[PDB]
Context: bound to proteins that are not shown
RNA sequence: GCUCGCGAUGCG
RNA sequence: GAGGGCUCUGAUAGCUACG
RNA sequence: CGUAGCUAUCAGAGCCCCCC
RNA sequence: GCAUCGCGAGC
Numbered sequence: 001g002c003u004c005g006c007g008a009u010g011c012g
Numbered sequence: 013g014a015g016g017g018c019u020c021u022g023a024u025a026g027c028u029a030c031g
Numbered sequence: 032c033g034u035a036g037c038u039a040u041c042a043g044a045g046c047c048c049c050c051c
Numbered sequence: 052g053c054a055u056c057g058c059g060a061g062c
Base pairs, nucleotide, nucleotide: 001062002061003060004059005058006057007056008055009054010053011052013050015048016047017046018045019044020043021042022041023040024039025038026037027036028035029034030033031032
Other pairs, nucleotide, nucleotide, family: 014049cWW
């Protein structure tokens, strides 16, 4: 810098 | 970007009613 | 000459619902 | 599906 899982607020 | 439900407005179309 | 109403379509602005 | 933030884990 990314990737995956869970959550959250939103977008289209 | 889809589906479905309830209102408000405009246009057309067909059918009533009444005076 | 009108007003009122009833359905069938369109057209358009709202409120939900629900997806994806 | 994508953005932003958080937590866990990995490269």
This is an experimental structure of RNA with a sequence from Homo sapiens, with 62 nucleotides shown. The 2022 paper behind the entry is "ADAR activation by inducing a syn conformation at guanosine adjacent to an editing site". Entry title: Human Adenosine Deaminase Acting on dsRNA (ADAR2-R2D) bound to dsRNA containing a G:3-deaza dA pair adjacent to the target site. It was solved by X-ray diffraction to 2.8 angstrom. Protein in the same entry: Double-stranded RNA-specific editase 1.